Context: one part of a larger RNA, bound to proteins that are not shown
RNA sequence: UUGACCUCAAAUCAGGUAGGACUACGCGCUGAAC
RNA sequence: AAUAAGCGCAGGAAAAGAAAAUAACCAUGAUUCCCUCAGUAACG
RNA sequence: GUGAAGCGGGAAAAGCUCAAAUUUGAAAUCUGGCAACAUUUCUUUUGUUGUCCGAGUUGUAAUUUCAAGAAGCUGCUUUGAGUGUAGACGAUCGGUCUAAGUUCCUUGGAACAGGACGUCAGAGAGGGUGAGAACCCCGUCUUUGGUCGAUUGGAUAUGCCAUAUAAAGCGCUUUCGAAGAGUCGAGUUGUU
RNA sequence: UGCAGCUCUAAAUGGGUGG
RNA sequence: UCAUCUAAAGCUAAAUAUUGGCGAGAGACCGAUAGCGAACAAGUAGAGUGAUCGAAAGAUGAAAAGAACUUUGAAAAGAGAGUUAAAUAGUACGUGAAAUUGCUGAAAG
RNA sequence: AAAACUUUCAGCAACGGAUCUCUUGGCUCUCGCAUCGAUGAAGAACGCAGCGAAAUGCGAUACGUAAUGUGAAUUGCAGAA
RNA sequence: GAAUCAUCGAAUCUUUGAACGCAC
RNA sequence: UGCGCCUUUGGGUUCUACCAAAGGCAUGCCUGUUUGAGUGUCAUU
Numbered sequence: 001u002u003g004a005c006c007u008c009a010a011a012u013c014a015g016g017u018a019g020g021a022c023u024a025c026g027c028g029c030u031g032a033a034c
Numbered sequence: 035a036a037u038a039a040g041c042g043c044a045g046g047a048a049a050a051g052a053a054a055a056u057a058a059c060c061a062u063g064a065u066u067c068c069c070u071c072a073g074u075a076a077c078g
Numbered sequence: 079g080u081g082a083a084g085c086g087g088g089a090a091a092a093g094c095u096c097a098a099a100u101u102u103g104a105a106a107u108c109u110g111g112c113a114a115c116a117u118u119u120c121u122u123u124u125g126u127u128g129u130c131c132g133a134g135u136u137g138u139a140a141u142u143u144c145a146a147g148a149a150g151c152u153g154c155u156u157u158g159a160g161u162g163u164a165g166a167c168g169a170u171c172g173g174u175c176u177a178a179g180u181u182c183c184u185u186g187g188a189a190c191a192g193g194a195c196g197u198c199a200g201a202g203a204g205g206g207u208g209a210g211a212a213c214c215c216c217g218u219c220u221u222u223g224g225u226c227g228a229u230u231g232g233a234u235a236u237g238c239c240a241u242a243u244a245a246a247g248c249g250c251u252u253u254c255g256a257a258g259a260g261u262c263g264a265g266u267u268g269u270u
Numbered sequence: 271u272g273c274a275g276c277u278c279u280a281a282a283u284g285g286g287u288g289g
Numbered sequence: 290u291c292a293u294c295u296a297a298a299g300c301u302a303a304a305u306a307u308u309g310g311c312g313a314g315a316g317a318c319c320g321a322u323a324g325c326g327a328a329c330a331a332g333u334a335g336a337g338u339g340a341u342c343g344a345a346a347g348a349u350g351a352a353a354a355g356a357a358c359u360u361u362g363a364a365a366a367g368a369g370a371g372u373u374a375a376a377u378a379g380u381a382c383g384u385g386a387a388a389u390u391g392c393u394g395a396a397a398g
Numbered sequence: 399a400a401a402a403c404u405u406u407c408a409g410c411a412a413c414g415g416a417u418c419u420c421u422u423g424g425c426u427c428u429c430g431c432a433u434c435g436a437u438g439a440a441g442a443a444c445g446c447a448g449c450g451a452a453a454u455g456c457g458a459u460a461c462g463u464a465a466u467g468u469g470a471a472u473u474g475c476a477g478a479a
Numbered sequence: 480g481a482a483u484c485a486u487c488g489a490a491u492c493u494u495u496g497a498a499c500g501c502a503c
Numbered sequence: 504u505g506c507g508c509c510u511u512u513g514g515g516u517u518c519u520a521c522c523a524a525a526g527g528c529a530u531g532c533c534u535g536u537u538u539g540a541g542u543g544u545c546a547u548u
Base pairs, nucleotide, nucleotide: 002546003545004544005543006541007540008539009538010537011536013535014534015533016532017531018530020434025045026043027042028041029040055062056061066089067088068087069086076080077079093300094299095298096258106138107133108132110130111129112128113127114126115125116124147254148253149251150250151249153248154247155246156245157244158239160238161237162236163235164234167231168230169229170228171227172226173225174224175223179195180211181194182193183192184191196213197212198202204216205215206214263278264277265276266275267274268273269272284295285294286293287292288291310431311430312429313428314427315426316425318424319423335342336341347420348419355382358369359368360367361366383418389412390411391410392409393408394407395406396405397404398403441495442494443493444457445456446455448475449474463489465486466485467484468482500506501505507528508527509526510525511524512523513522514521
Other pairs, nucleotide, nucleotide, family: 001547cWW012527cWS019436tHS019529cWW020439tSS023024tHS023025tHS024046cWW024307cSS025306cSS026048tSS030039tWW031038tHS032037tWH033035tHH045047cSS046306tWS047305tWH050065cSS051064cSS051302tHS052092tWS052093tHS052301tWH053063tHS054285tWS055293tHS057059cWS057292tWS058288tWS064303tWW065304tWW070085cWW071084tWS072083tHH073074cHS073081tWS074082tWH075081tHS089304cSS090303cSS091302cWS092301tWS092302tWS097143tWH097257cWS098142tHS098144tWH101137cHS102137tWW105134tSS105135tWH105137tHS107138cSS109131cWW117123cWW118120tHS120122tWS120123tHS144257tWS146255tHS157242tWW165233cWW166232cWW176220cWW176221tWW177198cSS177201tWS177217cWH178212tWS185189tWH186188tHS186209tWS187208tSS188208tSS189191tHS201218cWS203217tHS207211tWH209210cSS211214tHS259281tHH260261cHS261280tWH261297cSS262279tHS270271cWW281284cSS281296cWW289290cWW309432cWW319323cSS320328tWS320420tHS320421tHS321328tWS321347tHS321421tWH323328tWH324423tSS324424tSS326331tSS327331tSS330344cWW330345tWW331345tHH332333cHS332343tWS333344tWH334343tHS337339tHS337340tHS349353tWH349378cSS350352tHS350354tHS350375tWS351374tHH352373tWS353376tWW354372cSS354378tWW355379tSS356370cWS356379tWS357370tHS362364tHS362365tHS371379tWW372376tWH373375tHS373378tHS384417cWW385415tSS385416tHS386415tHS387414tHS388413tHS435497tWS436499cWH438496tWS438497tHS438498tWS438499tWW439498tHH440496tWS445460tSS447450tWS454461cWW457458cWS462490cWW462491cWS464487tWS469480tSS469481tHS470480tHS471481tSS515520cWW
C1' cells in the first nucleotide's frame, strides 16, 4: 500500500418494542405505632 | 404484625410444580386446594 | 401463650425442555430484503415458495436429560406439522316462530272488583293496562327446539397431494454413558 | 431452620437429607 | 453402617382465589333519619391555599283535563266561576301525627 | 264583681312533615365469562341540537355518519313526511 | 325506508393527558 | 400567551417576497442496514 477482524460510535436509517391506567384476587420489596 | 401505610410487577387466574420429597412401612411418590392430622408434636 | 408437618380421606390430574457428546461423509439451523403465491374473524389476519444479503463454528439444527440414554445388532410392531369437498355432531353471535273471555249482570270516574256462564294450560312466573287480570297486552310454557343466516371447534367419510434413499417403539449387548461453582460448605454479623 | 451481607472457599459413588 | 434423594438451568393445563372488569339470576335483607355518602342535578351543590371534606332533596291526578271567563287590585293575589270521582288532590300538590300558633265556643282565675 | 289578659277543654284554620302504603334505588348471596393503553388509554379541558342550562350522547362528519335489523315515526313547540 | 329505535363488522374522533419537535 | 426545524403541494389583484395546506421531527432498548473511529489485533514481495 491494499485488505481482513475486533471493539466502539452515528443516522427523523429499515422494522419493532417499553412506559400510563385498573388493581378484588396474585407475586416480589419495604414495614410501624399499637 | 410476615398487619396498615409505602414501592415494584402480573394474569384471567397468579404463584407453585415433575423431588438434592417423605418416611422407617407390606412403604409412599410433581404442584395446588379441601377435610383430617390438631390445638397435636415442638417451642416456651 | 405461640403453634406445625408426614401419614389418612377427598377435588383435579400430565407431563416435560435444556447444559454437559464430533453432523464432521459435508450448519443439516435462523432473522431480514426483494419476489411471487396463498390464506383470513379480516383487502385489517396468517403463512408458504423462491432468491439475495446477513446471523452463526467464541456453536445454530437433529440426537440425549439419569425415569435414562448413546452406538451397534436384531425382527416384530409402527407412521402426514399436507390440502379440498361433503354431511353429521358441538360452540358463539344475530333475526324469526308461539294456547285460551275482554260475553252477561251489579257497584265505580275507570272493572282488572263481586256474581253468572265459559275457555286454555308442557303456559295459574313476573310485568303492563284508569282498582286483586292465566284467558286485554308483553311475556311465560313448549324450548333439555324449530327455522334463517354468520363465524368457528374436534372428529367422520371421501378426493387430491405426500421430499419414506425417511422416521419411531419394543427386544438384544464380547461397545459406551458426559450430569450445572464465588455454588455447596465453613466462620461471623443481621432479619425470621 | 430459611434467607441477606461480609471474610474464607470445595468435592467426585461425590453431594443433599433423614434414620 | 443403612435408607432416600440428586441442588446450584428452564416450561407446564386442571382442581384453588377473586369487595375490581363484562354480564346474569336470586334474597325469611333495607324501605326514604333506613338501605351505598348518593332511589332525585351525588362525589352534585357547598367548604378549604391545599392535601382533603361533603350534604339536604322520592309521592297532584286515571288523564293536565294545571283553573278559560268575569270582577277587585299598580301588581302579587283575592272573589265568583270552571275541570275532576275528589281541589279534605291547586304543583307551598297522596295520607297529614305531635310540638306550636290564630280564631270561635264553653268555663275557670 | 264585666272586658282584656292567663289557663283548660272542644271545634275550625294554620305551622310542621310523623304515620301508613308504595319504590326504575341500595345491600347481600350465587352463577357465567376474561376484554385498557404510543394503532394514544384512564382522566382533564373545550365545544356541538331550530329553540338547551344539568345529566345523557357525540367531536368541526360534533344529542351523530356508514352498514345491518325492525318497519312508520319524533313529540314540548315548530318543522319535516 | 320514518325513528331522541335497535344492532353494529365501516368511519369520523377538537385541545390535552403515559403525552412525543421545544416550551407551557 | 407561545417558539422552531425538515419534506411536499397550493393560492394570490400583486410570485427571489408573503401566505396557507398536508406530512414529519421525544426517550430507552432490540434486530438488521448504512456510514464511521481507533499509536485495538493482524495480514499483504

Source information:
An RNA from Schizosaccharomyces pombe: 548 nucleotides with solved positions. Keywords: Nucleophosmin, ribosome biogenesis, fkbp, 60S ribosome, RIBOSOME. Primary citation: Ugolini et al., Mol.Cell (2022), "Chromatin localization of nucleophosmin organizes ribosome biogenesis". It comes from the structure "Ytm1 associated nascent 60S ribosome State 2". It holds a match to the Rfam family "Eukaryotic large subunit ribosomal RNA". Rfam 15.1 lists 107,465 matches to the family in 2,616 species. The entry has 55 different proteins, among them 60S ribosomal protein L31, 60S ribosomal protein L26 and 60S ribosomal protein L16-B. The structure was determined by electron microscopy at 2.8 A resolution and released in 2022. The source organism's lineage runs through Eukaryota, Opisthokonta, Ascomycota, Schizosaccharomycetales and Schizosaccharomyces.